[PDB]
RNA sequence: CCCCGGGG
RNA sequence: CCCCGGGG
Numbered sequence: 001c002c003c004c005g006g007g008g
Numbered sequence: 009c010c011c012c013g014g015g016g
Base pairs, nucleotide, nucleotide: 001016002015003014004013005012006011007010008009
Other pairs, nucleotide, nucleotide, family: none
C1' cells in the first nucleotide's frame, strides 16, 4: 500500500 | 475518515 472480515 | 483482525 492492495484485498477481505468486524466496530465507530 | 478512524480503530481492530486475517491474507498478498

Shown are 16 nucleotides from a PDB entry: RNA. It was solved by X-ray diffraction to 1.46 A. The entry is indexed under A-RNA, DOUBLE HELIX, RNA. Entry title: RNA HYDRATION: A DETAILED LOOK.